[PDB]
This is an experimental structure of RNA (YitJ S box/SAM-I riboswitch) with a sequence from Bacillus subtilis, with 119 nucleotides shown. The PDB entry is titled "Bacillus subtilis yitJ S box/SAM-I riboswitch". Taxonomically the source falls in Bacillus subtilis subsp. subtilis (Bacteria, Bacillati, Bacillus, Bacillus subtilis). The structure was determined by X-ray crystallography at 3.02 angstrom resolution and released in 2013. An Rfam search finds the family "SAM riboswitch aptamer (S box leader)" in it. Its Rfam clan is "SAM clan". On this family, see Grundy and Henkin, Mol Microbiol 1998: "The S box regulon: a new global transcription termination control system for methionine and cysteine biosynthesis genes in gram-positive bacteria". Gene Ontology term of the family: regulation of gene expression. About the family: The SAM riboswitch is found upstream of a number of genes which code for proteins involved in methionine or cysteine biosynthesis in Gram-positive bacteria. The SAM riboswitch acts at the level of transcription termination control. The entry also models magnesium ions. Lu et al. published it in J.Mol.Biol. in 2010: "SAM recognition and conformational switching mechanism in the Bacillus subtilis yitJ S box/SAM-I riboswitch".

């Protein structure tokens, strides 16, 4: 730095510095931007994957080995996040209806962050 796997993503939380053309991953829509995009720097905050009580407790499935599900209170230490649900949609199934309509719901592919594991 990659890739594989697992978990989460309709909650929460932004002020000043330098700096001046873009950015919201890709695409399409829509939104953001000189009353200041991106960036890099500080401070503060949200948060709880790693972290601590503990490698807790209990149940499940199992021939066994070993797999499986579920809490609570903490938080500056490795990361994270601090416009709009991952801003919406893009692939496929379903229930509505007479049948359609932006009628809704479930999955998936894609993305982001993390924890493992490999060069």
């Nucleotide at each position: 730095g990659u890739u594989c796997u697992u978990a989460u993503c309709a909650a929460g939380a932004g002020a000043a510095g330098c700096a001046g053309a873009g950015g919201g991953a890709c695409u399409g829509g829509c939104c953001c931007g000189a009353c200041g995009a991106a960036g890099c720097u500080u401070c503060a905050g949200c948060a709880a994957c790693c972290g601590g009580u503990g490698u807790a407790a209990u149940g499940g499935c199992g021939a066994a080995a070993g797999c499986c599900a579920u809490g609570a209170c903490c938080a500056a230490g490795g990361u994270g996040c601090u416009a709009a649900a991952u801003c919406c949609a893009g692939c496929a199934a379903g229930c509505u209806c007479g049948a359609a309509c932006a009628g809704c719901u479930u999955g998936g592919a894609a993305g982001a962050u993390a924890a493992g594991a490999a060069c």